[PDB]
RNA sequence: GGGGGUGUUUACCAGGUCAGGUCCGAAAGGAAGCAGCCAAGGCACUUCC
Numbered sequence: 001g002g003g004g005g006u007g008u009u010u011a012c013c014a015g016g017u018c019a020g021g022u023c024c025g026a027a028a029g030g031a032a033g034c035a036g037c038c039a040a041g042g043c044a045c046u047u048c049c
Base pairs, nucleotide, nucleotide: 001049002048003047004046005045006044007043008042009041010040015038016037017036022031023030024029
Other pairs, nucleotide, nucleotide, family: 018034tWH018035tWS019034tWH020033tHS021032cWW025027tHS025028tHS
C1' cells in the first nucleotide's frame, strides 16, 4: 500500500437522499437544494494479503 473490522473526525468547494425553506407553473406538476442521515475522506488501532 490493498481487503476486513473497530473507535474518532469532517459547514459550503460537480456522491446519494432530502425534513424544513426556496424556485418555476393558472393548474397539473417540474427544478435546484442547506441541516440531517447514508456514503465517502482524514487520524489511528486491529486483522489478512